[PDB]
Context: bound to proteins that are not shown
RNA sequence: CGUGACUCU
RNA sequence: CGUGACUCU
Numbered sequence: 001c002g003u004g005a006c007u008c009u
Numbered sequence: 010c011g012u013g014a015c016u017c018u
Stems, first nucleotide, its partner, number of pairs: 002015002005012002
């Protein structure tokens, strides 16, 4: 950098 | 200019 999570919408 | 995580070590 990317993406998943923060029970989100 | 929140926390945590993987693709480590």
An RNA with a sequence from Homo sapiens: 18 nucleotides with solved positions. Method: X-ray crystallography, resolution 1.9 A. The entry became public in 2019. Crystals were grown by vapor diffusion, sitting drop at pH 7.6. It was solved together with Protein argonaute-2.